Shown are 28 nucleotides from a PDB entry: RNA. Primary citation: Tian et al., Mol.Cell (2014), "A Phosphate-Binding Pocket within the Platform-PAZ-Connector Helix Cassette of Human Dicer".

RNA sequence: UUGCGAAUUCGCUU
RNA sequence: UUGCGAAUUCGCUU
Numbered sequence: 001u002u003g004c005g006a007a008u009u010c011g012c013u014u
Numbered sequence: 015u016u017g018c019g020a021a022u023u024c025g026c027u028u
């Protein structure tokens, strides 16, 4: 012994 | 006119 938000790289279908 | 999962960089508090 508890958060949301934004980029980025990647796995998963047939 | 529809997804979950894993890394990474970063913003937001006083």
Stems, first nucleotide, its partner, number of pairs: 003026010
Description
Method: X-ray diffraction, resolution 2.55 A. The entry became public in 2014. Crystals were grown from: 0.2 M sodium formate, 0.1 M bicine, pH 8.1-8.5, 16-19% PEG5000 MME, VAPOR DIFFUSION, HANGING DROP, temperature 293K. The depositors describe the entry as "Structure of human Dicer Platform-PAZ-Connector Helix cassette in complex with 14-mer siRNA having 5'-pUU and UU-3' ends (2.55 Angstrom resolution)". The entry is indexed under PAZ domain, platform domain, connector helix, siRNA, RNase III domain, endoribonuclease, pre-miRNA, HYDROLASE-RNA complex.